An RNA structure (28S ribosomal RNA, nucleotides 431 to 1125) from Mus musculus, in which 439 nucleotides are resolved.
Among the 70 different proteins in the entry, which are not shown, are Large ribosomal subunit protein eL8, Large ribosomal subunit protein uL13 and Small ribosomal subunit protein uS14.
The structure was determined by cryo-electron microscopy at 2.46 A resolution and released in 2025.
The PDB entry is titled "RPL13 (eL13)-mutant 80S ribosome from mouse".
The sample was in a buffer at pH 7.5.
Context: one part of a larger RNA, bound to proteins that are not shown
RNA sequence: GUAAACGGGUGGGGUCCGCGCAGUCCGCCCGGAGGAUUCAACCCGGCGGCGUCCGGCCGUGCCGGUGGGCGGAUCUU
RNA sequence: GGGACCGCCCCCGGCCGGCGACCGGCCGCCGCCGGGCGCACUUCCACCGUGGCGGUGCGCCGCGACCGGCUCCGGGACGGCCGGGAAGGCCCGGUGGGGAAGGUGGCUCGGGGGGGGCUCACCCCGAGUGUUACAGCCCUCCGGCCGCGCUUUUCGCCGAAUCCCGGGGCCGAGGAAGACCGUCGCCGCGCUCUCCCUCUCCCGGGUGGGGGCCGGGCCGCCCCUCCCACGGCGCGACCGCUCCGGGGCGGACUGUCCCCAGUGCGCCCCGGGCGUCGUCGCGCCGUCGGGUCCCGGGGGCGUCGGUCACGCGUGACGAAGCCGAGCGCACGGGGUCGGCGGCGAUGUCGGCUACCCACCCG
Numbered sequence: 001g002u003a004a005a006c007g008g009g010u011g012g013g014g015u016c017c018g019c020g021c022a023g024u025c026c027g028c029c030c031g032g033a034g035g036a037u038u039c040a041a042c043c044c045g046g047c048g049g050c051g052u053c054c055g056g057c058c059g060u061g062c063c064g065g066u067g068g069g070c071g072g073a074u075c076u077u
Numbered sequence: 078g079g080g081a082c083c084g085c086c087c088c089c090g091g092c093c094g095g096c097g098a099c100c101g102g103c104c105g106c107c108g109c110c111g112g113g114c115g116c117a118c119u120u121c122c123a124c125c126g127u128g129g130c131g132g133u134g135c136g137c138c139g140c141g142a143c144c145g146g147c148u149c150c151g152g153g154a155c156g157g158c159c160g161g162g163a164a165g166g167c168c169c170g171g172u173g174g175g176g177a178a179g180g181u182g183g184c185u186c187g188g189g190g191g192g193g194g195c196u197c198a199c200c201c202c203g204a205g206u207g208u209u210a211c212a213g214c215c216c217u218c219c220g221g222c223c224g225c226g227c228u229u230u231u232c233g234c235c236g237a238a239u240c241c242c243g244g245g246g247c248c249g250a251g252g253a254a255g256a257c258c259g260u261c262g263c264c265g266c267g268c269u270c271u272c273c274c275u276c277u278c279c280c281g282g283g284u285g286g287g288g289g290c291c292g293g294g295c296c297g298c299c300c301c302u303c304c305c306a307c308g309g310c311g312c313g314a315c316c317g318c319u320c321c322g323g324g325g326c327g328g329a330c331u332g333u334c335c336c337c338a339g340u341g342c343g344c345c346c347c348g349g350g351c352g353u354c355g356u357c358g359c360g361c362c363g364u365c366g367g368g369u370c371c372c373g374g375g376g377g378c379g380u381c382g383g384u385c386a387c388g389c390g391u392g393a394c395g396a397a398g399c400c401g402a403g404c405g406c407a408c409g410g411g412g413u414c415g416g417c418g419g420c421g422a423u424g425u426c427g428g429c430u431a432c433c434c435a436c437c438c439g
Base pairs, nucleotide, nucleotide: 006439007438008437009436010435011434012433013432016428017427018426020425021424025132026131027130028129029128030126031125032124034122035121036120042113043112044111045110046109047108048107049106050105051104053102054101055100058094059093061092063090064089065088067087069085070084071083072082074081075080076079136420137419138418139417140416141414142413143412144249145248146247147246148245149244150243151242152241153240154239155236156235157234158233162232163231165223166222167221168220170219171218173217174216175215176214183206184205185204186203187202188201189200190199192197265406266405267404268403269402270401272289273288274287276285278283280282293381294380295379298376299374301373303368304367305366306364307363308362309361310360311359312358313357314356315355316352317351318350319349320348322347323346387395388394
């Protein structure tokens, strides 16, 4: 040294990568000490949300037409 | 053509219904924002603790514990069945009875090794003969005790007649199961809401570990007691088939046919047998038999997933009202730890479908 090349498993080496190299970050509560004050409630002003009380609409149906309108294989006088 | 009539379309007035791709205005209730007051046990903002709870995660490499699912194994113990196992063991079993040979002892014949001196002789063989003797074997009758499917490995099938403990391996999918967190549903349990009673320690009392309380039913041993089922044994009665049958009435048969000899068939009653071992009853024997262990009686523990209210009852009927509680353990609607360790920036940590290489199988 079984021509290379291939699939499946690993292992070794190398290039690069990881704000890698003392590892988390949130909420509530407990203490220590610091700071500043609106908060809780009340008064004034402004803006929203909800609901027989009223008015304008949107409307069906229903009558009265100044209607004067569109159609009709209805009648024409 | 102009008209009248009809149907719609729009508009005007009046009446009539609803707000959502349709508008305002009062009156409340609620909310938000701005300003004032409110001037500190309220509110808010940042820091520290190697702080506690919940969630989420290790930077990398690892370890352990218990719970659950699947799975492969190992110990221990219990019971059922058989020919209600077969054998087997012990009692010198018995005072037994038989039979042989893979025949013991004895006897006879031949041989080989011993002793004392080639006689006497101590063994060991071979060949016969012979039936317990100086061994035993196999059947069989009458008995008792053990064992009876690993006592201590002879030969089986099993488990509502079956339970307990342990070891190894792999896996943890899911995530809102009810006015401070869902330590929750189903299932199985424990203590307290009565009263007593001992031991374990602690300082009269605390602490855990144990015991008992009422009326019922069943099973546990004895004369019994009824019914039913299965099996067996007898006794009768009834019915159906049969003759190995008997007796008297008509038809056919025979080269022993007149004096012969047979063959079946109808009524007819006795005798015998069978009937799957027919039907009906009657007794007797057996059953880890059945009847919420049938019913009533005695003296010698176990067990019940049985104790609702009153008249009562034979238990049969009768029943209006919002409803057991508090804790706890878990073989209980799929895994968590309120467990732990080591390492650590110039040498190491993790990764790369990847770049190269090596190996094993294809």